[PDB]
Context: bound to proteins that are not shown
RNA sequence: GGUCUAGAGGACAGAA
RNA sequence: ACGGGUGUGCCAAUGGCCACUUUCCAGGUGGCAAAGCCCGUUGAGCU
RNA sequence: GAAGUGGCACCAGAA
Numbered sequence: 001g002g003u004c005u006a007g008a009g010g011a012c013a014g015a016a
Numbered sequence: 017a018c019g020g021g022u023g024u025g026c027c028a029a030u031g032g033c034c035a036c037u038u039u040c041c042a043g044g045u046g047g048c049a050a051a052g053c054c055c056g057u058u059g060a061g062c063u
Numbered sequence: 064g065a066a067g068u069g070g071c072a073c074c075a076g077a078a
Base pairs, nucleotide, nucleotide: 002012003011004010005008017058018056019055020054021053023073024072025071026070027069032048033047034046035045036044037043
């Protein structure tokens, strides 16, 4: 960055 | 290499050798021993 | 030149 709410040490697929 | 610790176990974490268990496999049993293990002490290494 | 070469949990017991 993509996707999803519960908005969090967020969450699954990713990429050195 | 030296100095200590090894409550019970997990974390790729299930021990080895020999004897025996009718014979090789799994399982079991007995015996043996060295340590493996972490922890503390630095000169190592440039990840 | 400094750094780092282990982290975690435990309430036992008994047919």
Record summary: Solved structure of RNA (sgRNA) with a sequence from Alicyclobacillus acidoterrestris, 78 nucleotides shown. The entry also contains CRISPR-associated endonuclease C2c1, not shown here. The depositors describe the entry as "Crystal structure of AacC2c1-sgRNA binary complex". It was solved by X-ray crystallography to 3.26 angstrom. Crystallisation conditions: 0.2 M lithium sulfate, 0.1 M HEPES (pH 7.5), and 25% PEG3350 (v/v).